This is an experimental structure of RNA (23S ribosomal RNA, nucleotides 526 to 1261) from Escherichia coli, with 730 nucleotides shown. Entry title: E. coli 70S ribosome complex (N1-methylated 16S A1408 + arbekacin). Rfam match: Bacterial large subunit ribosomal RNA. The organism belongs to Escherichia, within Bacteria. The sample was in a buffer at pH 7.5. The 2025 paper behind the entry is "Basis for selective drug evasion of an aminoglycoside-resistance ribosomal RNA modification". Among the 49 different proteins in the entry, which are not shown, are 50S ribosomal protein L15, 50S ribosomal protein L6 and 30S ribosomal protein S12. Keywords: aminoglycoside, A1408, resistance, ribosome.
Context: one part of a larger RNA, bound to proteins that are not shown
RNA sequence: ACAAGCAGUGGGAGCACGCUUAGGCGUGUGACUGCGUACCUUUUGUAUAAUGGGUCAGCGACUUAUAUUCUGUAGCAAGGUUAACCGAAUAGGGGAGCCGAAGGGAAACCGAGUCUUAACUGGGCGUUAAGUUGCAGGGUAUAGACCCGAAACCCGGUGAUCUAGCCAUGGGCAGGUUGAAGGUUGGGUAACACUAACUGGAGGACCGAACCGACUAAUGUUGAAAAAUUAGCGGAUGACUUGUGGCUGGGGGUGAAAGGCCAAUCAAACCGGGAGAUAGCUGGUUCUCCCCGAAAGCUAUUUAGGUAGCGCCUCGUGAAUUCAUCUCCGGGGGUAGAGCACUGUUUCGGCAAGGGGGUC
RNA sequence: ACUUACCAACCCGAUGCAAACUGCGAAUACCGGAGAAUGUUAUCACGGGAGACACACGGCGGGUGCUAACGUCCGUCGUGAAGAGGGAAACAACCCAGACCGCCAGCUAAGGUCCCAAAGUCAUGGUUAAGUGGGAAACGAUGUGGGAAGGCCCAGACAGCCAGGAUGUUGGCUUAGAAGCAGCCAUCAUUUAAAGAAAGCGUAAUAGCUCACUGGUCGAGUCGGCCUGCGCGGAAGAUGUAACGGGGCUAAACCAUGCACCGAAGCUGCGGCAGCGACGCUUAUGCGUUGUUGGGUAGGGGAGCGUUCUGUAAGCCUGCGAAGGUGUGCUGUGAGGCAUGCUGGAGGUAUCAGAAGUGCGAAUGCUGAC
Numbered sequence: 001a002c003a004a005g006c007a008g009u010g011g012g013a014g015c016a017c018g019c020u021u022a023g024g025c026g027u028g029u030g031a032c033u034g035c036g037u038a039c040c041u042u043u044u045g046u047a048u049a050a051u052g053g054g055u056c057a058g059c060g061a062c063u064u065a066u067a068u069u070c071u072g073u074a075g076c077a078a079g080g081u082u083a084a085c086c087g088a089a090u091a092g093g094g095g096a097g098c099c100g101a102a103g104g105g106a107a108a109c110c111g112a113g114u115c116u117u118a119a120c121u122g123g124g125c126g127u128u129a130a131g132u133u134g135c136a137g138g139g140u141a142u143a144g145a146c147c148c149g150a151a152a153c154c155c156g157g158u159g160a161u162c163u164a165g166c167c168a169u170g171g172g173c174a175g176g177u178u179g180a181a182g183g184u185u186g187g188g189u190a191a192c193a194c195u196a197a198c199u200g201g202a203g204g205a206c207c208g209a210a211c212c213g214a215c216u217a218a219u220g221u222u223g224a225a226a227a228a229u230u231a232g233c234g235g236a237u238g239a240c241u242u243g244u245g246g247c248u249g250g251g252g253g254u255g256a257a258a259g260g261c262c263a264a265u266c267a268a269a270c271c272g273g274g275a276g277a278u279a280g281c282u283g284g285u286u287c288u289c290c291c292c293g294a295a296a297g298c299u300a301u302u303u304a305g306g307u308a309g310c311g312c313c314u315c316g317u318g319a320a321u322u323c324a325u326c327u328c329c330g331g332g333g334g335u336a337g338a339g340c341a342c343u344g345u346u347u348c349g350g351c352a353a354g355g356g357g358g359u360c
Numbered sequence: 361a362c363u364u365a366c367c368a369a370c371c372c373g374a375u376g377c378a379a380a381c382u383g384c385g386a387a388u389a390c391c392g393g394a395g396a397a398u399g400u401u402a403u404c405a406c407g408g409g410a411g412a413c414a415c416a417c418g419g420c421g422g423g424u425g426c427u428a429a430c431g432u433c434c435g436u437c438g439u440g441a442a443g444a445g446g447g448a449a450a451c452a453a454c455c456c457a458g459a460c461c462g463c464c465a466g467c468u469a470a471g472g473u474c475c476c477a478a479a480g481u482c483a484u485g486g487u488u489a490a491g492u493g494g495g496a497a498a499c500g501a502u503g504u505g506g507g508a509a510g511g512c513c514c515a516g517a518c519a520g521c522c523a524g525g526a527u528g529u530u531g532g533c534u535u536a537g538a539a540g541c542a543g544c545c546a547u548c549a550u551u552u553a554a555a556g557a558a559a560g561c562g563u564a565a566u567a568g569c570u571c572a573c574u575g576g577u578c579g580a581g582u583c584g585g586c587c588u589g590c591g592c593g594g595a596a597g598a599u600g601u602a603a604c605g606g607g608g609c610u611a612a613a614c615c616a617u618g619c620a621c622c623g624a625a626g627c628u629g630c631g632g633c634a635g636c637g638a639c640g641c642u643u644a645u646g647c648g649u650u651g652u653u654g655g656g657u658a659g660g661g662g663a664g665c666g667u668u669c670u671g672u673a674a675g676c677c678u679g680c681g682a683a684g685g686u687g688u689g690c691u692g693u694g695a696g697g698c699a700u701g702c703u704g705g706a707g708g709u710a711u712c713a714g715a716a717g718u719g720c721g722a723a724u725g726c727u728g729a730c
Stems, first nucleotide, its partner, number of pairs: 008035004014029005039052001041050001054730006064143013079099003085093002103110002113125004146284002149281001153274006164248009173238001175207003178203001182199006211235003215232005250266001252262003287664006297310005312411001313409007322402001323399003326395006337384001338382002343378003347374004354367002356364001358362001415440010445456003460632004465628003471622003474607003480619001482618006493609001499593002503590005510583003520577005526551001528548001532545001559570003633654006641646001665719001667716005675709003684703008
Other pairs, nucleotide, nucleotide, family: 012031tHS013030tHS038053cWW039722tWS040051cWW043045tHS044452tWS060720tWS060723tHS061284tSS061720tWH062285cHS063145tWS077130tWS078100tWS080132tSS082096tWH084094tHS087088tHS087091tHS102111tSS104114tSS104124tWS105107tHS105108tHS112126tWS117119tHS148282cWW150278tWH151277tWH152275tWW159250tWH159263tHS160163tWS160248tWH160253cWS164254cSS173209cWS174208tHS179201tSS179202tHS180201tHS181200tHS188193tHS189191tHS210236tHS214215cHS220225tWS223225tHS224228cWS249262tWS250269tHS251268tHS255258tWS283723cSS288694cSS293658tHS294657tWH295412tSS295442tHH296441tHS298413cHS308413tWH312410tWW314660tSS320401tWW321323cHS325396tWW332389cWW333388cWW334335cHS334385tWS335386tWH336385tHS340378tWH342381cWS346375cWW351370cWW352369tHS353368tHS359362cWS360361cSS400635cWS400636cWS400652cHS401403tWS411658cSS425428tHS425429tHS440452cSS443458tWS444458tHS444625tWS445624cSS446470tSS456469cSS468624tWH470623tHS472479tWS478622cSS481612cWH488490cHS488611tWH489610tWS490610tWW491492cHS494608tWW497595tHH498594tHS501591cWW508585cWW509584cWW513580tWS516578tHS516579tWS516580tHS517579tHS517581tSS524554tSS525572tHS527528cWH527550cWS531545cWW533544cWS534543tHS535538tHS535543cSS536564tWS539565cHS540558cSS540560cWH552553tHS552554tWS553554cSS555572tWS556571cWS558559cHS562567tHS563565tHS600602cHS604607tWH608612tWS611613tHS640647cWW648649tWS656657cHS664695tSS666718cWS672711cWW673710tHH678706tWS679706tWS681705tSS681706tHS682705tHS682707tSS683704tHS
């Protein structure tokens, strides 16, 4: 064990325990029922059938040094402060120096003024507003600079026990076929030529085991095996195959040439180093509460998924009734609508030049 | 020098069209001035720190496209982004409405009130008969309701029933014949109660049938136009009803009027917390004041909790039991804190300061175990 879904949450009977005098106390379970599609990342937007995580434990990402600017705080104050160094060593000496109290000009130079100009009625920049040294913090700069991650580049070495080519020395190829040149003896010829029989044993010759290879199919594909097994298949005296040992080294070798092979790695091997290369790219970024709170626009860009100024957010300081809504007042529009004087377009009627066809 | 099947300038009269036409011309919007009230300066400038520069849909105004697209490109507002709650069955972007916390209190918004499922089987008057409601066009039709006009009609209307209808004429027409007739026209016309020089059925062609028009019976209405409400047909798709969420509904549909109720995290009631102003005066500033605010990503500002280590500390706690592990109770707005049972068997550390290898769930993270 008749009941359908992020499995909880709100309500809630029953049962079982430990208290208490049973008041409905506490604990465990949870029939039934309302509501209810995980988390992170990335996005205009995710239950998404988009990404990541099998689970637990441990480790794992905004640091450090120096310089510079701003804020808080402390000391001193028109001054503030030392560096190296000496030192009885966090004291005390050391004022070398640095910043500040004066600016203007390209500069000479002048100086609370100066520049511009021949000179300013002028105009630009200044005057009249306290700095400086520590400590803590927010940014920026140089450094690996928040953490992890390339493909690649360069330098010095190690590799020809696999494979490619070559060098020297050894070995291997059952069995069966075919019958080249040549030779001998005849015939034939003036002599050659030519011809018959016998003999002979050539060949990147033939069939086919060992040996070498790899055309087809099936199986196997977390295999018996990081390329094999089974049945067939090609060569099989040669440009053949094989043992041992040598030589050729990385922008180099070797290559009957496929960009092939060089130790299961090759359109540039492997090992260590420059090195934490660089990554405007993807991923990740760990405790709590309170206040405020955007943008996805413009401009520029070898720029378009990056960045910079402005626009938009936050914190601090200082300022005018400064700003918003409504009423009233003063303005310029040329849009909606409308119209057809203009620019074009359009239909009908009247008038009608002027055209075309007949025709003098 | 004749002349027209035709075309036609200018001008006059009449009718339209236009983003790149204007002898006209709004509403709004924008700029400036004055005035009150309201608003936590909501405004401007300077300085420290940013993020962002992929937007989406809906309404209105447009370009493009096919007056296609959940299309694309602009202007402007709203919402989402970065906002939960209620409704639209489910449904970012639509309608209502902006969540500081708690309550087994009340009133409402959009939307609703027969059962699922909270609240009217509410009241009054109409319409629909199609399950229309609960998907769709040109077009078609004596469905059915309403409104204003018109024609004929008790001199007998409309519809039924009873009576008249050949001829010139066979018209020719190629007329094959065509009589009315593949086929052409004139379109008159004889007598009536009128009769088509022809409305179709047919034909080698009349044949016939009719009717098209008019006189008798019957004894109350009849005919065809217009404007409107709601319905009908037009109407065919693929896993399974499947074009109301379901049941089901003849009102539980639609129209009009009215009064109730339900309904949200909106508003009100009670209790609690925090921020920012103006003031009562205390100022080491507190409170009864007093008003108002508290959704939030990127991001800015403020205030804190814990962990290891240094001083305070040769202090303090600890074998009468430290750290660590594992339960229980109490406590604060949170990170947390405190007490204590068991295990454990020797270290821990108040307060106030100081420094960080200071907090992990994710990185196809690293190591071990399972």